[PDB]
RNA sequence: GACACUAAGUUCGGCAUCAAUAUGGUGACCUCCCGGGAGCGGGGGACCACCAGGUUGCCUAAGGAGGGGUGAACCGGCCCAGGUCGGAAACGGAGCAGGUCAAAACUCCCGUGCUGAUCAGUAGUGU
Numbered sequence: 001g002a003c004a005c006u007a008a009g010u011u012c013g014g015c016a017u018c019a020a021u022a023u024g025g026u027g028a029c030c031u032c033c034c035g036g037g038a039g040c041g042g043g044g045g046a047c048c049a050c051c052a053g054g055u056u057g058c059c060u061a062a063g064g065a066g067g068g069g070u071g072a073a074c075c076g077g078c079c080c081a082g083g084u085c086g087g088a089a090a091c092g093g094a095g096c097a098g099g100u101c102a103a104a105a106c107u108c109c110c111g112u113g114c115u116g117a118u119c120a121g122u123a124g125u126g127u
Stems, first nucleotide, its partner, number of pairs: 002127005009119001011117001013115001020055002024051004030045006064110001066109005076101004084093003
Other pairs, nucleotide, nucleotide, family: 010118cWW012014cWH012116cWW013014cWS013015tWH014115cWW014116cHS015114cWH015115cWW016062tWS016112cWW016113cWS018057cWW019056cWW022053cWS023052cWW025102tWS025103tSS029046cWW038086cSS038090tWW039091tSS039092tSS051102cSS061113cHS062113cSS071104tHS080096tWH080097tWS081096tWH082095tHS083094cWW087089tHS087090tHS
């Protein structure tokens, strides 16, 4: 001088990002009763999912209870016009369209984990 290896720098995606818990919710499903002429009114248990902020495991190189989005013809949750159903009525129910969302699902963008690729070619070491 030219190459290598470790540490490491830039950037766009590069790759990757636990578990088990209490309390309170929301939802779904089941199971017991009381009342009632219907739509129902009332009360007790069980299971599952998810959410809010709160612990801890002795948990990983990292793992925050972050912030959006979409929500699908129906097939998540709410509010549900109309119409429909029960009702003489009052009302109540199922509920599309429409609107909506701490709490079906699915997805991004954020710190933290892996992780493609890119650019730099500095720090050391070696040939």
Molecule: SRP RNA
Organism: Canis sp.